Overview:
Method: X-ray crystallography, resolution 1.95 A. The entry became public in 2012. An RNA structure with a sequence from Homo sapiens, in which 16 nucleotides are resolved. Ions in the entry include sulfate. Crystallisation conditions: MES, MgCl2 and Li2SO4, pH 5.6, VAPOR DIFFUSION, SITTING DROP, temperature 292.0K. It comes from the structure "Crystal structure of GCC(LCG)CCGC duplex containing LNA residue". NCBI's taxonomy places the organism under Eukaryota, Theria, Simiiformes, Catarrhini, Homo.

RNA sequence: GCCGCCGC
RNA sequence: GCCGCCGC
Repeated sequence: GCCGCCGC
Repeated sequence: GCCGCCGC
C1' cells in the first nucleotide's frame, strides 16, 4: 500500500 | 466520508 473491522 | 486505532 490493499482487505476487513471499530467509532474510541 | 474525516481522523485514526486494531489484526484479523